[PDB]
RNA sequence: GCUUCAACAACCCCGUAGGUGGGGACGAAAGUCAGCGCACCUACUGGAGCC
Numbered sequence: 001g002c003u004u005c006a007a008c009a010a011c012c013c014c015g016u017a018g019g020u021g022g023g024g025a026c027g028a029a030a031g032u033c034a035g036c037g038c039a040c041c042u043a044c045u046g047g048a049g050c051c
Stems, first nucleotide, its partner, number of pairs: 001050006012037001013035001015044007022036001024033003
Other pairs, nucleotide, nucleotide, family: 006007cHS006008tHS023034cWW027029tHS027030tHS
């Protein structure tokens, strides 16, 4: 500097914070709510492998 991960976790999955698109529930609506078990992006944290 690239690549690729998440051990730690109150079954399993889930590193942290944002963003984007698109959902769910609730609401007459505006809008609100939540681990949104959908996709992806960015930057970090912490591993491993690489110039």